[PDB]
């Protein structure tokens, strides 16, 4: 590449762990729990936002997207 299992949001806690600060704040990390609720992830039509592309966002369609672990 190709199966197969498996993990994937928000909180809120818990640690680790920074970073200015200055004992402060908010960040990053968690197969760390716990949880109202649910979400996040690729990619194509269509819309619409002062909008040809990009960007943001909402609908539909499919299902991808990753990672990780065998196997091939």
């Nucleotide at each position: 590449g190709g199966c197969a299992c498996u993990a994937u949001g928000g909180g809120c806690g818990c640690a680790g762990c920074g970073u200015c600060a200055a004992u402060g704040a908010c960040g990053c990390u968690g197969a760390c729990g716990u949880u109202a609720c649910a979400g996040g992830c690729c990619a194509g039509a269509c819309a619409a936002g002062a909008a040809a592309c990009a960007c943001u966002u909402g609908u539909c369609u499919g299902a991808u997207a990753u990672a990780g672990u065998g196997c091939c």

Shown are 72 nucleotides from a PDB entry: RNA (Rev Response Element) with a sequence from Human immunodeficiency virus 1. The 2025 paper behind the entry is "Mutation-driven RRE stem-loop II conformational change induces HIV-1 nuclear export dysfunction". The structure was determined by X-ray crystallography at 3.04 angstroms resolution and released in 2025. The depositors describe the entry as "The crystal structure of HIV-1 Rev Response Element Stem-Loop II G34U mutant in complex with a Fab". Crystals were grown from: 0.2M NaCl, 0.1M Tris pH 8.0, 12.5% polyvinylpyrrolidone, 10% PEG 4000.